[PDB]
Context: bound to proteins that are not shown
RNA sequence: ACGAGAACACGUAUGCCGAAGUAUAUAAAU
RNA sequence: AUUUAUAUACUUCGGC
RNA sequence: UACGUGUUC
Numbered sequence: 001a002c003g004a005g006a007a008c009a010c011g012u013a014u015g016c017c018g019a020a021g022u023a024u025a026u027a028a029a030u
Numbered sequence: 031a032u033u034u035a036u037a038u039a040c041u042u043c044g045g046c
Numbered sequence: 047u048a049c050g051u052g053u054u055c
Base pairs, nucleotide, nucleotide: 010050011049012048017044018043021040022039024037
C1' cells in the first nucleotide's frame, strides 16, 4: 500500500427611479 | 336651554 | 445573477 492525492461555486455590482393624504359641503335654528 | 358627532371617491399605480 | 466558465495535469 483506498481511480487515490493538491482544489474557498468564487470575484464585481442594490429595492432603486418618479409620484402633495388630496378634492368638495358656514357650529344653525325658537 | 334643547338634535347630529365626520360624511360619500380613491386604500401602490408603471417597468421585470 | 448579467460576466470570467465547467475538467483537468